[PDB]
RNA sequence: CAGACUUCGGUCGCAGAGAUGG
Numbered sequence: 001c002a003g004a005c006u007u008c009g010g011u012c013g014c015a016g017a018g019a020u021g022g
Base pairs, nucleotide, nucleotide: 001013003012004011005010014021015020
C1' cells in the first nucleotide's frame, strides 16, 4: 500500500542503501 492470507500479532507482493513505509 488496504492486492493474496491472518490468530489481527502478523504471513506474502511492492519498494527506500539503511532509517521508513496500509
An RNA structure, in which 22 nucleotides are resolved. The structure was determined by solution NMR and released in 2002. The work is reported in "Solution structure of an RNA fragment with the P7/P9.0 region and the 3'-terminal guanosine of the tetrahymena group I intron" (Kitamura et al., RNA, 2002). Entry title: Structural basis for the 3'-terminal guanosine recognition by the group I intron.